An RNA structure (Threonyl-tRNA synthetase mRNA), in which 37 nucleotides are resolved.
It was solved by X-ray crystallography to 3.5 angstrom.
Ions in the entry include zinc.
The entry is indexed under Protein-RNA complex, RNA stem-loop, RNA double helix, RNA base triples, LIGASE-RNA COMPLEX.
The entry also contains Threonyl-tRNA synthetase, not shown here.
The work is reported in "Structural basis of translational control by Escherichia coli threonyl tRNA synthetase" (Torres-Larios et al., Nat.Struct.Biol., 2002).
Crystallisation conditions: ammonium sulfate, magnesium chloride, cacodylate, pH 6.6, VAPOR DIFFUSION, HANGING DROP, temperature 277K.
Context: bound to proteins that are not shown
C1' cells in the first nucleotide's frame, strides 16, 4: 500500500423504547476496531 469485514460509518423498516448501545434490510469502507496477502 492492497484486499475483507464488523458491537464500524450510513441509509431505511419495525421500535417509542425511561438512563453505558431493541430488532431487521441494504450500503459501504471515509471514521473506529478486527482478520488476510
Nucleotide at each position: 500500500g492492497g484486499c475483507g469485514u464488523a458491537u464500524g460509518u450510513g441509509a431505511u423498516c419495525u421500535u417509542u423504547c425511561g438512563u453505558g448501545u431493541g430488532g431487521g434490510u441494504c450500503a459501504c469502507c471515509a471514521c473506529u476496531g478486527c482478520g488476510c496477502c